[PDB]
C1' cells in the first nucleotide's frame, strides 16, 4: 500500500439504502420523474432548454 468489516462524521437529479464520501486535470452512462432557473401562456398550466453527482472521510481492526 489494496479489499472488506466497524464506528462516527458527512454527501445527494440518479432507488435517502444493507447507497456513496481522497486532491486536480481529462474523458465518458442515465433523465427531465422530482426540483431549480429560463422559455412559452393573462392563468390554470406547457414541459421546450439547461442545472445539480466535478456531492461527501477520517479512524481502527481483520485479511492479501
Nucleotide at each position: 500500500g489494496g479489499u472488506c468489516c466497524g464506528c462516527a462524521g458527512c454527501c445527494u437529479c440518479c432507488u435517502c439504502g444493507c447507497g456513496g464520501c481522497g486532491c486536480a486535470a481529462g474523458c465518458u452512462g442515465g433523465g427531465c420523474a422530482a426540483c431549480a432557473u429560463u422559455c412559452c401562456g393573462a392563468a390554470a398550466g406547457g414541459u421546450a432548454a439547461u442545472g445539480g453527482c466535478g456531492a461527501a472521510u477520517g479512524c481502527g481492526g481483520a485479511c492479501c